The RNA (tRNA-His-tRNA-Ser) with a sequence from Homo sapiens has 69 modelled nucleotides. Valentin Gese and Hallberg published it in Embo J. in 2024: "Structural basis of 3'-tRNA maturation by the human mitochondrial RNase Z complex". The entry also models zinc ions. Keywords: RNAseZ, ELAC2, mitochondria, tRNA, RNA BINDING PROTEIN. An Rfam search finds the family "tRNA" in it. About the family: Transfer RNA (tRNA) molecules are approximately 80 nucleotides in length. Their secondary structure includes four short double-helical elements and three loops (D, anti-codon, and T loops). The family has 954 seed sequences and 5,335,975 matches in Rfam 15.1. The entry also contains Zinc phosphodiesterase ELAC protein 2, 3-hydroxyacyl-CoA dehydrogenase type-2 and tRNA methyltransferase 10 homolog C, not shown here. The reconstruction used 15,961 particles. The structure was determined by electron microscopy at 2.9 A resolution and released in 2024. Entry title: Human mitochondrial RNase Z with tRNA-His precursor.
[PDB]
Context: bound to proteins that are not shown
RNA sequence: UAAAUAUAGUUUAACCAAAACAUCAGAUUGUGAAUCUGACAACAGAGGCUUACGACCCCUUAUUUACCG
Numbered sequence: 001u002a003a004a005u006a007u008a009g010u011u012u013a014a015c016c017a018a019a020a021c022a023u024c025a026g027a028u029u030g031u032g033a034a035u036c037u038g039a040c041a042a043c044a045g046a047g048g049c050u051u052a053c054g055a056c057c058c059c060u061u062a063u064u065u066a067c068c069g
Stems, first nucleotide, its partner, number of pairs: 001066006009021003023039005044060002047057002
Other pairs, nucleotide, nucleotide, family: 007012tWH012018cWW013043tWH014054tWS015054tWS016054tWH029033cWS046058cWW049055tWW050053tHS
C1' cells in the first nucleotide's frame, strides 16, 4: 500500500433463511427430567443508498497474505 476476508457461546447452512449443540432461572423428577414453564437469540462497527436484502458504495478497527522505474 493493495487484495481477500471479519458469525461475541460453538458449528453448519446461506440467497437455506433457520437449524443442531450449548447457556441462565424455576422443578423433591417414581427412573424418557431423553421433560415442562420462563429468560437471552444483533453474521466486526458506524453511515449511505435501494421498493427492497445479508446485496451495492465510502469510512473505522482488526485478521491473514503479498509490497517497487